Notes: An RNA structure from Flavobacterium johnsoniae, in which 732 nucleotides are resolved. Primary citation: Jha et al., Nucleic Acids Res. (2021), "Structural basis of sequestration of the anti-Shine-Dalgarno sequence in the Bacteroidetes ribosome". Among the 50 different proteins in the entry, which are not shown, are 50S ribosomal protein L13, 50S ribosomal protein L19 and 30S ribosomal protein S5. It holds a match to the Rfam family "Bacterial large subunit ribosomal RNA". It was solved by electron microscopy to 2.8 angstroms. The depositors describe the entry as "70S ribosome Flavobacterium johnsoniae".
Context: one part of a larger RNA, bound to proteins that are not shown
RNA sequence: ACAAGCGGUCGGAGCCCUUUCGUGGGGUGACGGCGUGCCUUUUGCAUAAUGAGCCUACGAGUUAACGCUGCUGGCAAGGAUAAGUACUUCAG
RNA sequence: UACGGAUCCGCAGCGAAAGCGAGUCUGAAUAGGGCGCUUUAGUCAGUAGUGUUAGACGCGAAACCGUGUGAUCUACCCAUGGGCAGGUUGAAGCUGUGGUAACACACAGUGGAGGACCGAACCGGUUGACGUUGAAAAGUCUUCGGAUGACCUGUGGGUAGGGGUGAAAGGCCAAUCAAACUCGGAAAUAGCUCGUACUCCCCGAAAUGCAUUUAGGUGCAGCGUUAGUUAUAAAGUUAUACAGAGGUAGAGCUACUGAUUGGAUGCGGGGGCUUCACCGCCCACCAAUUCCUGACAAACUCCGAAUGCUGUAUAAUGUUCACUAACAGUGAGGGCUUGGGUGCUAAGGUCCAAGUCCGAGAGGGAAAGAACCCAGACCAUCAGCUAAGGUCCCCAAAUAUAUGCUAAGUUGAAAGAACGAGGUUUGUCUGCCCAGACAGCUAGGAUGUUGGCUUGGAAGCAGCC
RNA sequence: CAUUUAAAGA
RNA sequence: GCGUAACAGCUCACUAGUCGAGCGGACGAGCAUGGAUAAUAAUCGGGCAUAAGCAUAUUACCGAAGCUAUGGAUUUGCAAGU
RNA sequence: UUGCAAGUGGUAGGGGAGCAUUCUAACAGGGUUGAAGGUUUUUCGUAAGGAGGGCUGGACUGGUUAGAAAAGAAAAUGUAGGC
Numbered sequence: 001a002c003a004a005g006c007g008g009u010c011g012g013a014g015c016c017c018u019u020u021c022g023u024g025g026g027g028u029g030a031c032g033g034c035g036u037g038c039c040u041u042u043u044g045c046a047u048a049a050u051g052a053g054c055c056u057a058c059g060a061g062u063u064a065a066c067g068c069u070g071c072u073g074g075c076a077a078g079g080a081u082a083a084g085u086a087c088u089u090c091a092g
Numbered sequence: 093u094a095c096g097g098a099u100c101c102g103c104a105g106c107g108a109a110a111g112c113g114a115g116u117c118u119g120a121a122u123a124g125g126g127c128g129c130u131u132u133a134g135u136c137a138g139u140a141g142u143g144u145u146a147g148a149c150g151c152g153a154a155a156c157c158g159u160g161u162g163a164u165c166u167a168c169c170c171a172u173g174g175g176c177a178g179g180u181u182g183a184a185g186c187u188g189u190g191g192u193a194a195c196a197c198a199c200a201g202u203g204g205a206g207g208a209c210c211g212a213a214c215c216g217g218u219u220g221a222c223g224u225u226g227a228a229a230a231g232u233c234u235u236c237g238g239a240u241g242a243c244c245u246g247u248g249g250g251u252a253g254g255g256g257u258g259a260a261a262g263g264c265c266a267a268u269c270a271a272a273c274u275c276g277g278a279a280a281u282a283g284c285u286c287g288u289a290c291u292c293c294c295c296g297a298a299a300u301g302c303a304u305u306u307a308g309g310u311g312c313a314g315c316g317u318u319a320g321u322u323a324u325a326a327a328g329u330u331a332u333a334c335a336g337a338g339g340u341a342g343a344g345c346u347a348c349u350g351a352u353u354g355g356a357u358g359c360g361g362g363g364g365c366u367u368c369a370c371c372g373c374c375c376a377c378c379a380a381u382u383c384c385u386g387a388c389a390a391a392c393u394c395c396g397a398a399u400g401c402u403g404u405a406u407a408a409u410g411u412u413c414a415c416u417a418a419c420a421g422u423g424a425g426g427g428c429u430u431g432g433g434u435g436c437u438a439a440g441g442u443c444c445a446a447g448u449c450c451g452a453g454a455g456g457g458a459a460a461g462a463a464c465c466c467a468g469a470c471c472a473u474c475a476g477c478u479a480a481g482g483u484c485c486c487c488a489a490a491u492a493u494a495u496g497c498u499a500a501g502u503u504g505a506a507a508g509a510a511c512g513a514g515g516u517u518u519g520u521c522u523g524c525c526c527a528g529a530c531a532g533c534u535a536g537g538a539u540g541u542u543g544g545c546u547u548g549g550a551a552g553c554a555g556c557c
Numbered sequence: 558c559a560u561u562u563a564a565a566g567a
Numbered sequence: 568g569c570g571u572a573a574c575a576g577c578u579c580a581c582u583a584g585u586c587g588a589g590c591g592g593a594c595g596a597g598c599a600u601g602g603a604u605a606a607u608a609a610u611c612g613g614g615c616a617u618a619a620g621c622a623u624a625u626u627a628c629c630g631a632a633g634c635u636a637u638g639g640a641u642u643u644g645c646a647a648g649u
Numbered sequence: 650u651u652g653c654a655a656g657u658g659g660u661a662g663g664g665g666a667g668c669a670u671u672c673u674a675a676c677a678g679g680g681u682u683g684a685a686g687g688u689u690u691u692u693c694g695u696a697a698g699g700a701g702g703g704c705u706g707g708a709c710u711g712g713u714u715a716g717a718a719a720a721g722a723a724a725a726u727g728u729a730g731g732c
Base pairs, nucleotide, nucleotide: 008034009033010032011031014028015027016026017025018024038051040049053732054731055730056729057728058727063146064145065144066143067142068141069140070139071138072137073136074135075134078101079100080099084095085094086093088092105112106111115127116126117125118124149287150286152284156277157276158275160273161272167251168250169249170248171247172246173245174244175243176241178210179209180208181206185202186201187200188199189198190197214238215237216236220233221232222231253269255265256264257263290667291666292665293664294663295662300313301312302311303310304309314422315421316419317418318417319416320415321414326411328409329408330407331406332405333404334403335402336401342395343393344392349389350388354384355383356382363375364374425450426449427448428447429446430445431444432443433442434441455466456465457464470639471638472637475635476634477633481629482628483627484614485613486612490626492625493624494623495622496621497620503616504615511601512600515598516597517596518595519594520593521592522591523590524589532585533584534583535582536581538560539559540558543557544556545555566579568577569576641656642655643654644653645652646651647650668721670718671717672716673715674714675713676712678710679709686705687704688703689702690701691700692699693698
C1' cells in the first nucleotide's frame, strides 16, 4: 500500500519522551490552504538559453612611485626637508 | 635624538617675446575687448576613496620571434646482403628443306625471351559484413590487385623547419603539419565569453542627442550619489487672471497652384453634297473664352480653433530649483493609449512624437499571462474599513429586492462579414374598414375589335404606337 | 379610345 | 402570365353573394436566428444554471502587503540635554 | 537619550555604521581541579555574531584600547584528495 507535480510554508488532530508543571519543551505527523530550485546573460527565463555529481582544502580590486578630492592634525605669510653627518643601549 | 635649507610650493600678474607691473596685451587712443587684482592662506603630514605607469580584478586563445631536439615511424637517396611453391605461352637467334643468279620470302626442328599469363609465400588494401566506452587510438572474416620486377625486404649512413622530401595527395617529416617538438621573450594581446566570498541602514538611474576605420567600444552632453553655497534669500511645481506669436484639426477654393461631375453658349479648326474657285454656301462630332452648380490635395490657403509654449502678478507645497568639486553607471529596451510615415488602415512588424507601466516592483482580479484593472511591500498581531472585481457549489460574501427582454444553453471570458428570414418586445407616422376590412367558397369576366404598323401567320401575349 | 353594365386590361 | 404555326382554352386585374372584426405598410430601438469547418479529447475555468443570462435602479456584505487600531525599530530636520 | 514633523520597494550605481579571521604593542587574565579542536543544548543581539552547560580531547589560549592584512565562496564546462 485510492493516491499525482521545486517536496517547502501556514494551520491541525492522534501517538511517543521530558518537565520549574506549563495559554512549557522535543520527535513523528493523518487532513486542509498557498507555492513552476539557484546563478549568469537578457526588453523579457520554470523555461526545452548557460553552469554545477557531492563533501573537504585552494581560488580572483593587492603593492610601489607620482597626483586629486572628503575628514583630522602641526605651523602659519610662511610651510617642509632630500641625500648625507655625529652620538648611542644600533634594520631603532 | 640632534644636525643638514641644496631645493620645492605659496606670497603678482599680463604678453609669443622684448618688456611692463596692480596692472598688462591688442590698439594712434585715459574707444572698446581679453586675462589679472580691488574678496588675503598656504604648506607639510595621518587616514578613506580614486587617477596614470607598472602584469594591475582572475582564468582562457588562434598566433609571432630567438637558441636547441628529432629521418629507431614515414618521404627520397647511398653502400652492402637476402627472398620470390608450382604450372602455361613459345620472341629473337641457330639448323634443315622449298625458292632466288645471289638476296628478300615460306615451312618444320632446337631455343627459352617477355616492366608475358594463372596461382602459393610476400607486398597493398577493391567490395561487403562485424565492431565503433572494439580483441585493436585504423582491426577480423569474406571478396580482391601485383606476384622476375618501375618488385619486396634486413643492416648501417645522409637530407631538419619558412627548411627537408614528394610517379604531386598540400601528401609525409615519431598516433599531431597551409609550416614539427621542447625551452625562453611571456603573466604576448583579446573593444570577446565566463567568474567576482560577511552583515545592517539611507539615496537611487539609463537604454536619449552629437561625433567616431564608428554601430555589441568609447569621448562630451542628458539622467544619479556625497559634500558645500543663494537669507531682509533665490529658484522650482500646479492652478487662476491678464498679454502675446503661430497656420495643426476643421473648413474652403469664382481666393491662388494642380486636379474635377453635370448643363448653357461654340468664337474657330477637322468631316459629307454643290461646283471653273480649301470660292460664295448647307449640315453632325471633338470643340477657345464666359456664366451656373457638385466637389479633392502632406509638399494649395481668402480663413482658422482646442491644446501646448512664453512673461507678469496672485493662491497652494516647501529645496523638490539653480551653481561648484569628486565619483559612477547608462548609451541593445519593451508593452499599452493617442497623432503619424512605411507595410496589404496585415503582423507580438518597423521608424518618430505626447503619457503611463515593466525594466528596477511585491500584493488583489480576470483560471493560469513581465505591461491589462485596482494598488507603491519598515517589521509583528487568530483586529477593523475599503479600491478593482464579486455574493448557488468548487472558493469569502444575496439562491436579496423592483421592473422588462431572451428560448437560442444565445449567454454566463474575448471576438465576426456581405447577404437572407412571417422570431419576439417596443415608439411614431400611416391607408382599407358594420354605406361590410383581408383570406377562403361560388359566379360573371362582353361589344366596335381579329385596334393600327410589320409579318406567310400577330387575333390582349415575336416587335412599335 | 368608345358603348352595356354590379365590372371587363386593345 | 401559361400556351397555340396563327386561333382556341386556362389563369390573373375587376365585380356580385356567404360568414362577420380587424387587415396591412414605412421609419427606427433592444435581444435572438442562418451564413462550412482541421487535423492527440474537449470546454462559460468546472459542476451547472431558463435564471445562477441580459438592461436599469437600490441596499447589505465579501474583498489587497491600500487606509486605520496596538506594540516595536530606524533615517533626516527642529529643541532639551549629554 | 527624549519630544514633534516628513519618511523607510528597489537592479546598475553612490554614502554611513559594524562582525568574524591571523598577527603585533601595552594593561589585565584563564588552563592537566582540564586549553585549542569536534558533537549536542540554552540564552542574548537588526544581522554579521557573543556567552554558558554536558560528552570526546589531552596542551595551550585569550579580554580591553590601538595597528596591519595572504582578512569571509555557491557557481569560473575552476584545481587536488575522498566518496